[PDB]
Context: bound to proteins that are not shown
RNA sequence: GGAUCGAUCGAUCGAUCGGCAUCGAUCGGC
RNA sequence: GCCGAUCGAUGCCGAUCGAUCGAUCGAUCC
Numbered sequence: 001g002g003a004u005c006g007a008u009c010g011a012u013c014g015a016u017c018g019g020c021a022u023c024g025a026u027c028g029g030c
Numbered sequence: 031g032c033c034g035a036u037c038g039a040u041g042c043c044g045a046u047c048g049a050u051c052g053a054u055c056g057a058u059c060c
Base pairs, nucleotide, nucleotide: 001060002059003058004057005056006055007054008053009052010051011050012049013048014047015046016045017044018043019042020041021040022039023038024037025036026035027034028033029032030031
Other pairs, nucleotide, nucleotide, family: none
């Protein structure tokens, strides 16, 4: 030189939860 | 017209998971 594995990290996509912002439906009070 | 509650939808961020790609580092083999 060429291939393979592991650890961390990054990018993209998808899923669950929470928060912020926005638009409609129902109930109640003034 | 004002406020409280729930439901439905979109954008962003945070926590976790999965897939693909990549970078570094280390190790391995031919």
This is an experimental structure of RNA (p3SLR30) with a sequence from Homo sapiens, with 60 nucleotides shown. It was solved together with Antiviral innate immune response receptor RIG-I. Released in 2024, the model rests on cryo-electron microscopy data to a resolution of 3.4 A. The reconstruction used 952,234 particles.